Context: bound to proteins that are not shown
RNA sequence: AGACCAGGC
DNA sequence: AAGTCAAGTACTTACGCCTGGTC
DNA sequence: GAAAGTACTTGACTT
Numbered sequence: 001a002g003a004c005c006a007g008g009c
Numbered sequence: 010a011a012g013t014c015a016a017g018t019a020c021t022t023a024c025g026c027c028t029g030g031t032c
Numbered sequence: 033g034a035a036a037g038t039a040c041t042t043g044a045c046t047t
Base pairs, nucleotide, nucleotide: 003031004030005029006028007027008026009025014043015042016041017040018039019038020037021036022035
């Protein structure tokens, strides 16, 4: 860098 | 055999922003 | 597996 999941309004 | 109106198959987009942990 | 629409290769019907 490209990734994920949870969650926030 | 051109000119013809109606048919099967194939395509690009459908949510603003952030804040956390994990490979 | 999304649905909604739009675009692209073939048949009756005539003349």
Molecule: TEMPLATE DNA